Env38-Golld RNA, nucleotides 3 to 559; Env38-Golld RNA, nucleotides 560 to 833 from uncultured Caudovirales phage: 787 nucleotides with solved positions.
The 2025 paper behind the entry is "Structural insights into higher-order natural RNA-only multimers".
An Rfam search finds the family "Giant, ornate, lake- and Lactobacillales-derived (GOLLD) RNA" in it. On this family, see Weinberg et al., Nature 2009: "Exceptional structured noncoding RNAs revealed by bacterial metagenome analysis".
The reconstruction used 5,894,560 particles.
Context: one part of a larger RNA
RNA sequence: AUGGCCGCCUAUGGUCGUCAAAUAAACUACGAAAGUAGGAUAAAGUGGAAUAGUAAGGUUUAGCUAUUCUGCGGUUUCAUCUUGUAAAGAUGGAGCUUGAGUAGGCAAGUGAGAUAUCAAUUUUUCUUAGUAUGUGAGGGUAACACUUUAGCAGAGGAGAAAAGUUGACUGGGUCUUUGCAGAGAUUCAGUUGAGUUCGGAAGAGCAAUAAGAAUAACUCAUAGAAUUCAAUGCGAGAGGUAGGGAACUAAUCCCUCCCUAUAAUCGCGGUAUUCAAUAUGAUAGUUUACUUAACAUCAAAUUGGGGAAACCCUUUAAGAUAAGAUAGUGUACGGGUGGUGCCGUUAUUAUCCUUUGAUAGAGUGUACCAGCACCUAUCGAUGAAGUAAACUUGGAAUAUGGUGGUAGGGAUACCACAUCGGGUAGUUAAGUAUUCUGUCGUUCAAAAGGCGGCGGAGCUUGUGAUAGACCGCUACCUGAAACCACUGCAAA
RNA sequence: AAAAUAAGAAAAAGUGUCUAU
RNA sequence: CAGUUUUGACCGAAAGGUGUCUACAUAGUAAUGAGUUGUUCAUUGCCACAAACACUCUCAAGGUGAAUGUGAUUCUUUCGAAAGGUUUCUAACACCGCAAGUGUGAAUCUGCUCGGCAGGGUAGAAGAAAAUAAGUAAGAAGAGAGUAGGUUAAAACUCAAAGAGUGGUUCACUUAAAUAACCGACAUUGGUUGUUACAUCUCAAAAGGAUGUGGAAACAAAGGGAAUAGAUAAUCCUUUUAAAGACAACUACAAUAUGGUGUAUUCUCAGCCU
Numbered sequence: 001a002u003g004g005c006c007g008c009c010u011a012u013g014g015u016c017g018u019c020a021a022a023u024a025a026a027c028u029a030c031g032a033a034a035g036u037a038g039g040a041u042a043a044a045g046u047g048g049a050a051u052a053g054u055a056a057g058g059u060u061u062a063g064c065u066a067u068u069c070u071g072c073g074g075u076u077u078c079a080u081c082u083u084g085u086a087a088a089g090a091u092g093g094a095g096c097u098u099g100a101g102u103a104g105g106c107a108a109g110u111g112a113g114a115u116a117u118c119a120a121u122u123u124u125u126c127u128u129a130g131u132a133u134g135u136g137a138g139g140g141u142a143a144c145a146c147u148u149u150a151g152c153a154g155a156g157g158a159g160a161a162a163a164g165u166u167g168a169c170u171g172g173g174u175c176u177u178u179g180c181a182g183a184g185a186u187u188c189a190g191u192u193g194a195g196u197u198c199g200g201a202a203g204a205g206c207a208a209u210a211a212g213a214a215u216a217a218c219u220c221a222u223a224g225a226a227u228u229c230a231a232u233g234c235g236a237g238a239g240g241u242a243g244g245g246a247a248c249u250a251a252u253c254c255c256u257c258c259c260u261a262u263a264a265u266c267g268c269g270g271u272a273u274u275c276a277a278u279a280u281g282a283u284a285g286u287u288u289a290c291u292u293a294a295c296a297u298c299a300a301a302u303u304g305g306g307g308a309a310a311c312c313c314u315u316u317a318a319g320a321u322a323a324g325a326u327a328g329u330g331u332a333c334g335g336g337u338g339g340u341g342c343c344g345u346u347a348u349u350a351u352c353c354u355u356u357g358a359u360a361g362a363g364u365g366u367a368c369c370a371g372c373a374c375c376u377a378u379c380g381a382u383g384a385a386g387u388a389a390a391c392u393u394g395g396a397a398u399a400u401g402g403u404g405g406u407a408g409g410g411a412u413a414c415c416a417c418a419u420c421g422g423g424u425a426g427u428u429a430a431g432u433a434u435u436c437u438g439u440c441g442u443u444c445a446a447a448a449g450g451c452g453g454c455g456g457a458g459c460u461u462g463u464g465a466u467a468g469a470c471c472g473c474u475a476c477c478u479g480a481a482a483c484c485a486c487u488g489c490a491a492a
Numbered sequence: 493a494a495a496a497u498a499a500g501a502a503a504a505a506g507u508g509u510c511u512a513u
Numbered sequence: 514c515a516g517u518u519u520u521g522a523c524c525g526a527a528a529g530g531u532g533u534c535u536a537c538a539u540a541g542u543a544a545u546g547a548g549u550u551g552u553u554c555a556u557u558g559c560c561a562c563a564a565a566c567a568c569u570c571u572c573a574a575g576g577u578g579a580a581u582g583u584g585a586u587u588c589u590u591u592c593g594a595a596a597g598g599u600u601u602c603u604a605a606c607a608c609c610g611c612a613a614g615u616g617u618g619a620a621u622c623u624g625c626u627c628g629g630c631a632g633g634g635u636a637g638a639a640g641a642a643a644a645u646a647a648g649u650a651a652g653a654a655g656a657g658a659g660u661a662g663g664u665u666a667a668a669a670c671u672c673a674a675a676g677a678g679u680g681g682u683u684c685a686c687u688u689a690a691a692u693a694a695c696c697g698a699c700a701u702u703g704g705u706u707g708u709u710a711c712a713u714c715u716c717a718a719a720a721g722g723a724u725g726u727g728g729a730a731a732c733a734a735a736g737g738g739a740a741u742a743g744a745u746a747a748u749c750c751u752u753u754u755a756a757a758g759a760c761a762a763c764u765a766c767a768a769u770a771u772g773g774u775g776u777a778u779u780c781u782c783a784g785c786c787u
Base pairs, nucleotide, nucleotide: 003016004015005014007106008105009104010103011102012101027038028037030035045072046071047070048069051066052065053064054063075095076094079091080090081089082088109222110221111220112219113218118167119166120165121164122163124161125160126159134152135151139147140146168191169190170189171188172187173186174185176183178490179489180488181487182486195206197204198203224275225274226273227272229270233268234267235266236265239262241261242260243259244258245257278399279398280397284392285391286390287389289387290386291385296321297320298319301316304313305312306311325351326350327349332345333344334343355381356380357379358378359377360376361375363374364373365372402417403416404415405414406413419480420479421478422477423476424475425474426473428462430460431459435457436456437455438454439453440452441451442450443449465513466512467511468510469509471506515671516670517669518668519667520666521665522664523663524662529702530701531700532699533698534697542558543557544556545555546554547553560584561583562582563581566578567577568576569575587656588655589654590653591652598645599643600642602640605617606616607615608614621638622637623636624635625634626633627632676686680696681695682694683693703764704763705762706761707760708759710726711725712724713723714722715721727781728780729779733753734752735751736750737749772786773785774784
Other pairs, nucleotide, nucleotide, family: 002017cWH003020tSS005100tHS006013cWH011402tHS012102cWS022043cWH023042tWH024041tWH024095cSS025040tWH025041tHS025076tWS026039tHS031033tHS042075cSS043074cSS043096tWS044073tSS049068cWW050067cWH055062cWW061492cWS073097tWW074097cWW078092cWW083084tWS083087cWW084086cHH084087tWS103402tSS107109cHS109225tSS114214cWW115214cWH116212tHS117211cWH123162cWH127158cWH127300tWS130131cHS130154tWS131155tWH132154tHS133153cWH136148tWS136150tHS137149tWH159318tSS172238cSS173238cSS175184cWH177178tSS187238tSS192208tWH193210tWS199202tHS208210cSS216392cSS217285tSS217286tSS223224cSS228271cWW231232tWS237263cWS237264tWS238263tHS249251tHS277400cWW281395tHS282394tHS283393cWW288388cWW299318tHS300317tHS302315cWH303314cWW323383cSS324352cWW328348cWW329347cWH330341tHS330345tHS331346cWW332341cWW333341tWH337339tHS341344cWH341345tWH346347cWW353383cWH354382cWW354384tSS362374cWW363373cWW423499tSS424499tSS426505tWS428507cWS429461cWW430461cWW438501cSS439500tSS462507tWS470508cWW475503cHS477498cSS490492cWS495496cHS525659tWS525661tHS526535tWH527660tHS527681cSS527695tWS529782cHS529783tWS534658tWS535536tHS535658tSS537551cWW538552cWS538657tWS539549cWW539553tHS540552cHS540585cWH551657tWS564580tHS565579tHH570574tWS587658tHS593648tWS593650tHS594649tWH595647tHH596646tHS598644cWW601641cWH602619tHS603620tWS609613tWS628631tSS648649cHS658697cSS659660cHS671672cHS672674cHH675687cWH677685cWW677689cHS677690cHS679681tHS680729tSS685692cWS686690cWS702783tWS709757cWH716720tHS725756tHS726756tSS730779cWH731754tWS731755tHH732754tHS738748cWW739745tWH746747cHS767768cSS770771cWS771772cHS771787cWW774775cHS775783tHS776782tWH777781tWH
C1' cells in the first nucleotide's frame, strides 16, 4: 500500500490484520502470603446509595462533575460437581461495565402538526311561483243570489345550494427530570347522550368503535434512524387483584395508610433485517391553474302538443356529475343479523358513460381533389381528457464525491488545514587579534574573578547591500476545547 | 473572572517576494 | 481770348507843319442834239412851287385850267457891298407986333388927339449923324478832293489771320525779287534878330561854350521779358535812332528861269538861288 471497525459516501486520523479495538481478571515465574516482574484476550446497559468539589458573600437546598460501592443484566475466567468423555450444563468466586472525532453531505424513514371526506342535523337562500290559497274594491247575470276580477297580502310540503353545529367534555394519577407551569403521550374514573332494543306512547334497557383515511410530490424537526423479537435486559409505572406490615383498640376484622407480588403503557439499551453522498436526466408520478360546466349527460318539478290516461315527444329549470354511474356475482376484507351479498370496500360480469386507437361505411365541411374533421357500426384498449406552471422519484453510464483560497471572470489544476487560537524566539556562509556576552562544566569559602565547551555580539569578505511591508518556513511555550434532554421560565 | 508568569542553551529554518533607497 | 471774311455804323489821309476842307457827276427829273479845261445850253415830255390871265363861283371863302417863271451843287483863297431896322435929332439964329415968310441945321411935312392960339403928346413919312448890318450877301480866281485803311456791333467762321518789298500803305507781288497804283484839294509856312524846348558834341559836378533842329525808312543803340535768387536775350516786343522848318518882334512879298542846295545811310516836301 491493501483490508476490518467508527450508521452511509468522501476527505482526514483513529484503531486493529482477514476469528481484524484496547485494558482488567485470567495465565506464567517466584513468594507462606501480601505482592513483585512479565502478560494475551471479552462486552448492552439500566438503576440505586455514599462521599469530594462546585458556581456563591456566608447559610439552606437542588443540580453539575469526579470517585467508590452495589442489585440485576452482559461478558470473560478460575474452582468444583454431575451428565459424558469431549457436547455442554449446574453451583459458587473474581474482573470489567468501557473506545472510534472533525468537517460537508445523506430521512419516500419516523414524530408532532396541518388539509380531506363521510353520517347526522339546524339556519339562511333559491327553485316548484308571485303557484295553491286568503283577503278581495269594481263589474256582469239576476231580482232582491251567484258568479268570484283587478289589486293587495302570499304558502307549507317536496327539490337544491351554501353557511354552520355535532361526531365527545371534565377530573385524578402517572411519563417526558431539573423545579415549576403549559403542552402532548398513556391510564383510570365520571359526566353528557346520537344511536339502537322493547314500547301507540311516557317511560324503560344497552350506550362514546358517536364513522374517518392518506401524504415522496404540504409545514417543521429529527443526524443516524426505522422495523422486528422463543434467546431481548433493566428501570419507572395508571389501575384492578393478591400477600405482608404499620397504626388504633381490651381484642379481632374491614376500609383509609405503607411496601412487595402481577403489568396496561412508557424511558434507555440489546439481537436480527433494511436504508443512507452529489450532479446530468431514463422511468414512474403528484399537486395547483386553465379549457369550464363550452359542449354533453342527470335532475324536484315545469311549458306546449300528441296519444291515451298507461305515458311519450317536447322547452324551461334551482341546481348537480371534471369520471364516474346502474343491475348483478359475492374473490377478498369489515360491519351487524334470529338469518339473507343483508350493508360498507374492491372483484369481474353486463349495459351506460370518459378518453381513445384500428378498420368499414355514408354524407357534410374546409375554394376544389387528396387527406383531415364530424356521425354510424365493429373490434380493442382507456379512468376523465388536453394543456401551462411548479414538484417528487431519480435506471444505465459519465463526471463529481471534506472545509477555504486561489487571477478581469470562469473552468481545469494547485495550495494548506483535519477542533482552532495567541504568543516567544528565530529564518545567509565562512573567517575571526582583542573585548563584551548567553549557556554549561570546572576552579573559586561569598562577592569578585580565572579556566574549558557550545555558541552570540562586533569586524572581514562574500550574498551587491540597506530599510520598510506582506508571504511563508523551524523550534518552543501557552489557551479555549466540550454542548445536548417536549417546549417556555427558572436558582434553590 | 482577568490579564499577570513562561517561550532556558544548542540544533533546525526562504541566501524567499514586493516596494523605496 | 485772339484774329479772318462779309455787312452796316462811325472814324480816318500812308511823301513835312498849321488852318479850313473832301460833296457832286453835263444838273428839278428823263430823253435827243451840240459843246465840255466842271457839269453849260437848246427843244420836249413830266414833277414840285409861284403866277399874269381865262372860265367858274350870287359877295366873300373858293374851284378849274393855265401863258409864264423858279427849281441840284460842295470847298479854299482873294476881293468885297448895300438896303432895311436900332439908338438919339425934327433945333436955333437973323428979319419980323405974332404967325407966315426969307437965309443959314437936315430945316421939313403928315394922320390922330388934347389945346383959345403958337403949341403939346402919340403914331408915321422924308431927311442928318453914328454904330450894327458884315468881313454877311454878291463877285473873281483855284480845285473836283473822306482816299489807303482803322475801330466797333452782328453773323458766319478759324491762320497768304504768313511774308517779302517800298521812303511808306496797298486790293499790286509771292519764297525773294520785280510790277502797278496810291500817299488828297486850296492857301500859307519869306528875310534879319532874339526867346524857349530839344538833339548831339565840349565841359570833374554848377557855371557855361560850340554846331544844330521838316517827315518816312534804315544801319545801329538802349531797355523789356525765362526756365530754383539774380543775369542773359538767340528770337520777339517797346523806345530812341528820326533834334521846337516852333514861338515872339521888326520887316518885304511874285513872275512859278527849272537845275542845285536844303541833304544826309536812302528817298522826299517846306523854304533859298537861278
Background
It comes from the structure "Composite map of Env38-Golld RNA". The structure was determined by electron microscopy at 2.93 angstroms resolution and released in 2025. The organism belongs to Maltschvirus maltsch, within Viruses.